[PDB]
Released in 2011, the model rests on cryo-electron microscopy data to a resolution of 10.6 angstroms. Shown are 298 nucleotides from a PDB entry: RNA (60S ribosomal RNA fragment; 40S ribosomal RNA fragment; tRNA) from Oryctolagus cuniculus. The sample was in a buffer at pH 7.5. Budkevich et al. published it in Mol.Cell in 2011: "Structure and dynamics of the Mammalian ribosomal pretranslocation complex". An Rfam search finds the family "Eukaryotic large subunit ribosomal RNA" in it. Gene Ontology terms of the family: structural constituent of ribosome and ribosome. The PDB entry is titled "Core of mammalian 80S pre-ribosome in complex with tRNAs fitted to a 10.6A cryo-em map: rotated PRE state 1".
RNA sequence: GCCCAGUGCUCUGAAUGUCAAAGUGAAGAAAUUCAACCAAGCGCGGGUAAACGGCGGGAGUAACUAUGACUCUCUUAAGGUAGCCAAAUGCCUCGUCAUCUAAUUAGUGACG
RNA sequence: CACCGCCCGUCGCUUGUAGUAACGAAUGGUCUGGUGAACCUUCUGGACUGCGACAGCAAUGUUGCGGAAAAAUAAGUAAACCCUACCAUUUGGAACAACAAGAAGUCGUAA
RNA sequence: GCCCGGAUAGCUCAGUCGGUAGAGCAGGGGAUUGAAAAUCCCCGUGUCCUUGGUUCGAUUCCGAGUCCGGGCACC
Repeated sequence: GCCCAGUGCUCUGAAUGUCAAAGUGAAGAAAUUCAACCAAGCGCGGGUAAACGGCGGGAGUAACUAUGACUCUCUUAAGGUAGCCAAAUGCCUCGUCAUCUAAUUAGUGACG
Repeated sequence: CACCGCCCGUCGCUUGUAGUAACGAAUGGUCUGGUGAACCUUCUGGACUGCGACAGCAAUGUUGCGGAAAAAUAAGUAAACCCUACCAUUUGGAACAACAAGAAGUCGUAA
Repeated sequence: GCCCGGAUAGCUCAGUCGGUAGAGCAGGGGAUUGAAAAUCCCCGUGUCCUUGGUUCGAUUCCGAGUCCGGGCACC
RNA backbone atom coordinates (compact mmCIF):
# COMPACT_ATOMS: atom_id res chain seq x y z
C1' G A 1 0.00 0.00 0.00
C1' C A 2 -4.64 -3.45 -0.45
C1' C A 3 -8.08 -6.01 2.23
C1' C A 4 -14.74 -4.76 6.88
C1' A A 5 -15.72 -11.68 4.86
C1' G A 6 -13.94 -13.51 9.85
C1' U A 7 -13.52 -11.34 15.61
C1' G A 8 -14.26 -7.17 17.99
C1' C A 9 -16.06 -2.39 18.26
C1' U A 10 -19.73 1.03 16.90
C1' C A 11 -25.35 4.54 14.00
C1' U A 12 -30.76 7.62 13.26
C1' G A 13 -30.91 2.64 10.53
C1' A A 14 -34.40 -3.03 8.95
C1' A A 15 -41.52 -2.88 5.46
C1' U A 16 -41.06 -7.80 8.66
C1' G A 17 -38.87 -13.11 12.82
C1' U A 18 -37.57 -14.58 18.30
C1' C A 19 -37.67 -12.50 22.61
C1' A A 20 -38.81 -12.66 30.62
C1' A A 21 -41.23 -11.16 34.53
C1' A A 22 -45.56 -8.73 35.82
C1' G A 23 -50.40 -6.95 32.45
C1' U A 24 -54.47 -9.21 28.74
C1' G A 25 -57.66 -13.32 26.48
C1' A A 26 -59.47 -18.05 26.15
C1' A A 27 -60.95 -23.07 28.90
C1' G A 28 -62.14 -25.86 33.38
C1' A A 29 -64.70 -26.31 39.23
C1' A A 30 -59.58 -24.60 40.24
C1' A A 31 -55.41 -26.09 40.74
C1' U A 32 -53.83 -25.31 36.74
C1' U A 33 -52.74 -25.15 30.71
C1' C A 34 -53.32 -23.10 26.07
C1' A A 35 -53.19 -18.18 23.80
C1' A A 36 -51.98 -13.25 21.74
C1' C A 37 -49.48 -9.35 21.83
C1' C A 38 -44.16 -7.97 24.51
C1' A A 39 -38.06 -3.54 26.66
C1' A A 40 -33.68 -4.78 25.94
C1' G A 41 -30.97 -8.24 23.61
C1' C A 42 -30.50 -11.37 19.26
C1' G A 43 -30.61 -12.04 14.00
C1' C A 44 -30.97 -8.09 9.29
C1' G A 45 -28.78 -3.22 7.55
C1' G A 46 -24.29 0.50 7.53
C1' G A 47 -19.42 2.59 8.99
C1' U A 48 -14.83 0.72 11.06
C1' A A 49 -8.27 -1.56 10.37
C1' A A 50 -2.21 4.58 13.71
C1' A A 51 -8.89 -1.99 15.98
C1' C A 52 -7.27 -7.96 16.38
C1' G A 53 -5.51 -9.27 12.52
C1' G A 54 -4.96 -10.69 7.55
C1' C A 55 -1.63 -10.06 2.05
C1' G A 56 -3.30 -17.18 -2.61
C1' G A 57 -2.25 -20.54 -5.02
C1' G A 58 -1.22 -23.91 -11.99
C1' A A 59 -1.19 -23.83 -17.03
C1' G A 60 -0.27 -22.54 -21.66
C1' U A 61 2.85 -18.78 -23.34
C1' A A 62 10.58 -18.61 -29.27
C1' A A 63 12.61 -16.29 -32.92
C1' C A 64 20.44 -21.21 -29.95
C1' U A 65 19.03 -21.69 -25.31
C1' A A 66 16.75 -20.76 -20.52
C1' U A 67 13.09 -17.32 -20.11
C1' G A 68 7.88 -13.37 -18.48
C1' A A 69 6.15 -7.41 -18.54
C1' C A 70 1.69 -11.89 -22.01
C1' U A 71 -3.03 -14.09 -21.79
C1' C A 72 -5.76 -18.61 -19.91
C1' U A 73 -7.51 -20.12 -15.79
C1' C A 74 -9.71 -22.41 -10.46
C1' U A 75 -10.16 -19.48 -6.89
C1' U A 76 -11.01 -16.40 -0.57
C1' A A 77 -11.98 -9.70 1.96
C1' A A 78 -7.84 -8.68 -0.25
C1' G A 79 -3.63 -12.15 -3.24
C1' G A 80 2.77 -8.18 -0.11
C1' U A 81 2.53 -2.11 -2.33
C1' A A 82 6.69 0.94 -1.49
C1' G A 83 10.67 -0.46 0.48
C1' C A 84 14.56 -4.84 2.91
C1' C A 85 17.90 -9.35 3.66
C1' A A 86 21.15 -15.74 4.21
C1' A A 87 19.88 -9.68 8.72
C1' A A 88 18.74 -11.17 15.56
C1' U A 89 13.57 -13.73 10.88
C1' G A 90 16.36 -18.14 5.45
C1' C A 91 14.37 -24.30 6.27
C1' C A 92 18.00 -26.97 3.03
C1' U A 93 22.88 -23.64 4.45
C1' C A 94 28.92 -24.23 5.70
C1' G A 95 23.25 -20.39 0.44
C1' U A 96 26.18 -18.67 -4.62
C1' C A 97 30.07 -14.23 -6.23
C1' A A 98 33.12 -11.33 -4.89
C1' U A 99 36.09 -9.18 -0.84
C1' C A 100 39.51 -9.53 3.67
C1' U A 101 43.48 -14.54 4.76
C1' A A 102 49.27 -18.42 3.35
C1' A A 103 43.88 -20.80 5.12
C1' U A 104 37.87 -18.24 6.71
C1' U A 105 31.02 -23.00 9.46
C1' A A 106 33.78 -15.58 11.13
C1' G A 107 33.41 -11.01 9.16
C1' U A 108 31.58 -7.21 4.88
C1' G A 109 29.70 -6.17 -0.08
C1' A A 110 26.59 -7.94 -3.30
C1' C A 111 22.33 -11.31 -5.80
C1' G A 112 16.07 -12.80 -4.37
C1' C B 1 2.84 1.78 -52.77
C1' A B 2 -1.64 7.72 -50.60
C1' C B 3 -6.45 5.50 -43.46
C1' C B 4 -7.04 -1.46 -45.03
C1' G B 5 -2.22 5.49 -44.22
C1' C B 6 1.26 7.03 -40.73
C1' C B 7 2.61 5.99 -35.60
C1' C B 8 3.82 5.82 -29.65
C1' G B 9 5.17 3.61 -25.23
C1' U B 10 5.47 -0.69 -21.58
C1' C B 11 7.44 -5.58 -21.63
C1' G B 12 9.84 -9.16 -24.67
C1' C B 13 13.26 -10.75 -28.45
C1' U B 14 17.40 -10.29 -31.93
C1' U B 15 22.22 -8.09 -32.85
C1' G B 16 25.42 -5.42 -29.91
C1' U B 17 28.22 -1.22 -26.43
C1' A B 18 31.16 0.02 -22.43
C1' G B 19 30.34 6.22 -21.49
C1' U B 20 30.15 10.06 -17.20
C1' A B 21 31.44 9.83 -11.62
C1' A B 22 33.97 7.05 -7.89
C1' C B 23 37.55 3.41 -6.76
C1' G B 24 42.11 0.01 -8.22
C1' A B 25 46.64 -0.29 -10.35
C1' A B 26 50.83 1.73 -13.39
C1' U B 27 54.21 5.77 -14.78
C1' G B 28 55.70 10.61 -13.52
C1' G B 29 55.63 14.78 -10.48
C1' U B 30 55.05 17.72 -5.77
C1' C B 31 54.22 18.32 -0.24
C1' U B 32 54.92 16.53 5.09
C1' G B 33 58.02 14.22 8.95
C1' G B 34 62.73 11.41 9.26
C1' U B 35 67.08 8.05 7.90
C1' G B 36 71.27 9.87 5.00
C1' A B 37 75.83 7.59 0.84
C1' A B 38 79.20 11.00 -1.51
C1' C B 39 81.91 15.45 -1.95
C1' C B 40 83.50 21.18 -1.47
C1' U B 41 84.98 23.84 2.87
C1' U B 42 86.46 23.79 8.15
C1' C B 43 88.98 22.48 12.84
C1' U B 44 91.80 19.00 13.90
C1' G B 45 95.77 14.73 12.85
C1' G B 46 100.54 14.28 11.30
C1' A B 47 102.69 8.29 9.10
C1' C B 48 106.34 10.06 5.40
C1' U B 49 109.64 13.46 4.21
C1' G B 50 112.99 18.34 3.24
C1' C B 51 116.15 21.82 6.07
C1' G B 52 119.57 23.56 10.45
C1' A B 53 122.15 22.64 15.24
C1' C B 54 124.00 18.86 18.40
C1' A B 55 125.76 12.98 19.59
C1' G B 56 130.06 10.14 14.89
C1' C B 57 134.38 11.08 9.42
C1' A B 58 129.93 7.75 7.97
C1' A B 59 124.64 4.21 8.28
C1' U B 60 122.21 5.97 12.49
C1' G B 61 120.40 9.17 16.56
C1' U B 62 118.02 14.01 19.65
C1' U B 63 115.59 18.29 19.01
C1' G B 64 113.90 23.00 16.63
C1' C B 65 111.34 24.27 11.89
C1' G B 66 108.50 23.18 7.09
C1' G B 67 105.70 20.57 3.52
C1' A B 68 102.61 16.42 4.04
C1' A B 69 99.42 11.07 3.22
C1' A B 70 95.42 7.73 6.48
C1' A B 71 92.18 8.99 10.39
C1' A B 72 88.75 12.03 12.67
C1' U B 73 85.33 16.90 12.78
C1' A B 74 81.43 20.70 12.24
C1' A B 75 78.41 23.63 9.32
C1' G B 76 76.99 22.75 4.00
C1' U B 77 75.37 20.85 -1.29
C1' A B 78 72.41 16.55 -1.28
C1' A B 79 72.03 11.35 -3.94
C1' A B 80 68.94 7.51 -2.71
C1' C B 81 65.00 5.26 0.84
C1' C B 82 60.63 5.64 4.04
C1' C B 83 56.46 7.95 5.97
C1' U B 84 52.29 11.95 5.44
C1' A B 85 49.35 14.50 2.01
C1' C B 86 48.03 16.06 -3.30
C1' C B 87 48.38 16.53 -8.83
C1' A B 88 48.98 14.67 -13.86
C1' U B 89 48.77 10.82 -17.55
C1' U B 90 47.40 6.23 -18.69
C1' U B 91 44.91 1.52 -18.00
C1' G B 92 41.16 -1.92 -15.41
C1' G B 93 36.64 -4.26 -13.68
C1' A B 94 31.85 -8.71 -13.19
C1' A B 95 26.73 -12.07 -12.61
C1' C B 96 22.05 -9.20 -12.30
C1' A B 97 21.84 -4.66 -14.01
C1' A B 98 22.47 -0.68 -17.76
C1' C B 99 22.76 1.66 -22.58
C1' A B 100 22.37 1.19 -28.27
C1' A B 101 20.02 0.01 -32.59
C1' G B 102 15.87 -2.86 -35.30
C1' A B 103 11.27 -5.27 -36.45
C1' A B 104 4.00 -7.57 -39.90
C1' G B 105 7.24 -9.65 -31.51
C1' U B 106 3.18 -8.75 -27.20
C1' C B 107 -1.03 -5.04 -25.17
C1' G B 108 -3.44 -1.27 -26.39
C1' U B 109 -4.02 2.99 -29.32
C1' A B 110 -1.25 8.69 -27.69
C1' A B 111 -0.28 11.95 -31.90
C1' G C 1 29.76 -38.75 4.93
C1' C C 2 24.59 -40.97 5.11
C1' C C 3 18.25 -39.61 2.47
C1' C C 4 15.52 -39.11 -2.00
C1' G C 5 16.40 -37.65 -7.37
C1' G C 6 17.44 -37.02 -13.16
C1' A C 7 20.51 -39.82 -16.81
C1' U C 8 16.34 -41.17 -23.42
C1' A C 9 18.09 -38.04 -30.91
C1' G C 10 21.65 -32.34 -32.58
C1' C C 11 20.02 -29.40 -27.02
C1' U C 12 15.62 -29.07 -23.34
C1' C C 13 12.12 -33.32 -21.91
C1' A C 14 7.43 -38.71 -21.07
C1' G C 15 6.38 -44.41 -20.78
C1' U C 16 0.00 -51.53 -20.15
C1' C C 17 0.61 -54.11 -13.25
C1' G C 18 7.82 -54.92 -19.06
C1' G C 19 7.01 -56.83 -24.70
C1' U C 20 6.34 -50.29 -28.78
C1' A C 21 10.49 -45.63 -27.95
C1' G C 22 8.25 -39.83 -28.52
C1' A C 23 6.48 -34.72 -29.50
C1' G C 24 9.22 -30.03 -29.19
C1' C C 25 13.54 -27.06 -31.65
C1' A C 26 17.74 -27.59 -34.72
C1' G C 27 16.55 -29.72 -39.70
C1' G C 28 16.58 -30.74 -45.06
C1' G C 29 12.41 -31.94 -48.81
C1' G C 30 7.67 -29.65 -49.86
C1' A C 31 2.42 -27.14 -49.67
C1' U C 32 2.25 -21.69 -49.26
C1' U C 33 4.06 -16.09 -51.15
C1' G C 34 4.88 -11.86 -55.63
C1' A C 35 9.65 -13.49 -52.38
C1' A C 36 9.54 -14.13 -47.19
C1' A C 37 7.85 -14.76 -42.33
C1' A C 38 4.08 -17.62 -39.82
C1' U C 39 1.88 -22.14 -40.56
C1' C C 40 0.81 -27.67 -42.19
C1' C C 41 2.55 -32.40 -43.74
C1' C C 42 6.69 -35.23 -44.47
C1' C C 43 12.81 -37.20 -43.35
C1' G C 44 16.42 -38.22 -40.43
C1' U C 45 19.08 -39.14 -36.08
C1' G C 46 19.73 -44.04 -30.26
C1' U C 47 21.81 -50.68 -26.09
C1' C C 48 16.39 -44.84 -23.18
C1' C C 49 24.00 -43.58 -18.52
C1' U C 50 28.14 -48.70 -16.88
C1' U C 51 27.66 -53.17 -14.22
C1' G C 52 25.72 -57.47 -12.04
C1' G C 53 20.94 -60.17 -11.25
C1' U C 54 14.63 -61.40 -12.35
C1' U C 55 12.17 -63.29 -17.51
C1' C C 56 11.34 -66.15 -23.34
C1' G C 57 13.06 -61.26 -23.70
C1' A C 58 14.41 -55.37 -19.61
C1' U C 59 15.22 -48.86 -21.94
C1' U C 60 11.48 -50.12 -18.14
C1' C C 61 10.96 -54.46 -12.58
C1' C C 62 15.40 -55.24 -9.04
C1' G C 63 20.83 -54.42 -6.43
C1' A C 64 25.65 -51.47 -6.05
C1' G C 65 28.84 -48.13 -8.11
C1' U C 66 28.34 -43.24 -11.35
C1' C C 67 27.71 -37.76 -12.66
C1' C C 68 25.32 -33.54 -11.87
C1' G C 69 20.82 -32.12 -8.84
C1' G C 70 17.13 -30.07 -3.55
C1' G C 71 16.84 -31.34 2.34
C1' C C 72 20.81 -33.52 7.64
C1' A C 73 27.04 -31.72 10.12
C1' C C 74 32.10 -30.21 18.86
C1' C C 75 30.65 -27.94 23.10